Context: one part of a larger RNA, bound to proteins that are not shown
C1' cells in the first nucleotide's frame, strides 16, 4: 500500500513447466592403425606319417583380446616427472610452485 | 674388514645417516 | 631404483622399471557416439 | 579501484598575422570505465 | 546474437525552448550554461551483428533495462546428408568455405486489462 | 499536441559596405491523442479509412 | 540568469546580507 | 489548467446504437 470474492483477457514475474555445450569416470561400445599380444582358424610351402590325410616348423592374410600415465596458455602446442645446492622459508625444527638460479646416474 | 653401546631422518611406512668400546688388518 | 623371476654349487647377479614407490608385455581417435556424474 | 590503455578537468607552456583563455592543447596529474586468446 | 511488437528510464542533449561571450560586427557558425513534457524516416548491398551508399528531414542522439523467443521469427556455433580447401599412413580433425535441415505449453499465483 | 512551410508586420535595427531582426498575428499541411458517419473510398439498417471534426 | 537600492569594506556590489523585479 | 463524472432501495418478460456472463439504456 492495504475490506473479501467471482467472471473474460494478456505474458512482465513465479531461474515458469524437453535439447545442446565444457569437464570427470584406471565406466561402456567402437574405427584406423606402422600400439602389445596371438596363429587357434584357414592359404602356402617345408620336415615326419601310412596316390590323400595326420602331427611339427616357418611364413602371410584374415581377423581375436587388449590399453590410452600425470602437472597445464584459455582445455590444445610445448616441457618436465628421481635425487641434490642456494631466497622466499632475515635468528630451533618444518613450509609450496609452470616461483626464483645450476648437475648426477 | 668384521661385530656392537647408544642415537638421528626427508614429517607414514619403505628406504637413508653417526657412531664409542671390542676383534682383525694397515 | 623395491619385490618376483630366469643364470647360477657358490661367494650371489644384471638389463628394464628414469611415468625413476616399479602394471612381465598396449597407440591415434570419436561430427554417429552410449551410461554415471560436475559444470 | 588496471601493470598498457579510452575519454574529461588542473600549470600555462607552445602556438595560433601581435595575445594561453576565440581554439587545439602536447607531457604529467585528478578523476569515472576494460584488453579472452598466441607461445 | 540480430529482427518484429510494445516499449520503461537516464542525460553524458541530435532537434524543438530559455541564457552567456564570440573573432558570429546578422540568420546560421562555434563553443559554455540550462532543460528530459514532445520527437528521434523511408530505402539497394549484407547479416559477429557493423559499414557504405540513393532520397529526405527540425532531427535522423549517447547508453541501461538481445529489455522484450510460456509474444512471433532468422542467424548461428556446435544436430545426424553432401561437396571444396588445409592437417595427416588411415580412422579422423579443422576456434576454414558452399547447399539442405522439427522446440512444445490447455495460464494456478502475482501483475496489468479507460492516468 | 508539437512541428514545419507561407504570408502580413518590412527587407527597420543589427550591421564598416554587403545582408537583413524581434514581439504580435493570419493561412496550410502532417503528425500524436480523441471523436463521427453527410459526402468519398471498403460496405450497406452497420462497421470501417484512405475522408471529415476539435485540441488550451 | 539580466535588473533597482545598497551594508558588512560608508564610493561600488543583482544578495549562499536584510529587502524590490520575472 | 478548468473540464468530465454526480437521482440509495427495481429486473420477470422484450427490445436496444449496451453487452462474453453479469451490468448499463428504453417499454407512455
Nucleotide at each position: 500500500a492495504u475490506a473479501a470474492c467471482a467472471c473474460a483477457g494478456c505474458a512482465a514475474g513465479a531461474c515458469g513447466a524437453a535439447g545442446a555445450c565444457c569437464c570427470u569416470a584406471u565406466g561402456g561400445a567402437g574405427c584406423u592403425u606402422u600400439a602389445a599380444u596371438u596363429u587357434a582358424u584357414u592359404a602356402a610351402u617345408g620336415c615326419a606319417a601310412a596316390a590323400c590325410c595326420u602331427g611339427c616348423a616357418u611364413u602371410a592374410a584374415a581377423a581375436a583380446u587388449u590399453u590410452c600415465g600425470g602437472u597445464u596458455g584459455g582445455g590444445g602446442c610445448g616441457a618436465c616427472c628421481u635425487c641434490g645446492g642456494a631466497g622466499c622459508a632475515g635468528a630451533a625444527c618444518c613450509c609450496a610452485a609452470c616461483c626464483u638460479c645450476c648437475g648426477a646416474g | 674388514g668384521c661385530u656392537a653401546a647408544g642415537a638421528c631422518u626427508u614429517c607414514a611406512c619403505c628406504a637413508g645417516u653417526c657412531a664409542a668400546a671390542g676383534c682383525g688388518a694397515a | 631404483g623395491a619385490u618376483c623371476c630366469a643364470a647360477u654349487a657358490a661367494c650371489u647377479u644384471g638389463a628394464c622399471c628414469a611415468a625413476c614407490g616399479g602394471a612381465a608385455c598396449a597407440a591415434g581417435u570419436u561430427a554417429c557416439c552410449c551410461u554415471a556424474g560436475g559444470g | 579501484c588496471a601493470a598498457u590503455c579510452c575519454u574529461a578537468u588542473u600549470c600555462u607552456a607552445g602556438a595560433g598575422u601581435c595575445c594561453a583563455u576565440a581554439u587545439c592543447a602536447a607531457c604529467a596529474a585528478u578523476a569515472g570505465g576494460g584488453u579472452u586468446u598466441a607461445c | 546474437u540480430g529482427g518484429a511488437u510494445c516499449a520503461g528510464g537516464a542525460c553524458a542533449u541530435c532537434c524543438c525552448g530559455a541564457u552567456g561571450g564570440u573573432g558570429c560586427a546578422g540568420c546560421c557558425g562555434c563553443u559554455a550554461u540550462u532543460a528530459a513534457a514532445g520527437g528521434u524516416u523511408c530505402g539497394u548491398u549484407u547479416g559477429u551483428u557493423c559499414a557504405a551508399c540513393g532520397a529526405u528531414u527540425a532531427a535522423a542522439g549517447u547508453c541501461c533495462u538481445c529489455g522484450u523467443g510460456a509474444u512471433c521469427u532468422g542467424a548461428g556455433u556446435u544436430c545426424a546428408g553432401a561437396c571444396c580447401g588445409g592437417a595427416g599412413u588411415a580412422a579422423u580433425c579443422c576456434a576454414g568455405g558452399u547447399c539442405g535441415g522439427u522446440u512444445u505449453c490447455u495460464a494456478u499465483c502475482u501483475a496489468c486489462u479507460u492516468u | 499536441a508539437u512541428u514545419c512551410c507561407u504570408c502580413c508586420c518590412u527587407g527597420u535595427a543589427c550591421g564598416a559596405a554587403a545582408g537583413g531582426a524581434c514581439a504580435a498575428g493570419a493561412g496550410a499541411a502532417a503528425u500524436a491523442a480523441g471523436g463521427c458517419c453527410u459526402a468519398c473510398u471498403u460496405c450497406a439498417c452497420a462497421a470501417a479509412g484512405c475522408g471529415c471534426c476539435u485540441u488550451c | 540568469u539580466a535588473a533597482a537600492u545598497g551594508a558588512u569594506a560608508u564610493c561600488a556590489u543583482c544578495u549562499c546580507a536584510a529587502c524590490u523585479u520575472a | 489548467a478548468u473540464a468530465c463524472c454526480c437521482a440509495c432501495a427495481c429486473c420477470c418478460a422484450c427490445c436496444c446504437a449496451a453487452g462474453a456472463a453479469c451490468a448499463g439504456g428504453g417499454u407512455u
The PDB entry is titled "Cryo-EM structure of the human mtLSU assembly intermediate upon MRM2 depletion - class 4". Solved structure of RNA (16S ribosomal RNA, nucleotides 2704 to 3228) from Homo sapiens, 430 nucleotides shown. The entry also models magnesium and zinc ions. The 2022 paper behind the entry is "A late-stage assembly checkpoint of the human mitochondrial ribosome large subunit". The sample was in a buffer at pH 7.4. Taxonomically the source falls in Homo (Eukaryota, Deuterostomia, Dipnotetrapodomorpha, Primates). The entry has 47 different proteins, among them Growth arrest and DNA damage-inducible proteins-interacting protein 1, Mitochondrial assembly of ribosomal large subunit protein 1 and MIEF1 upstream open reading frame protein.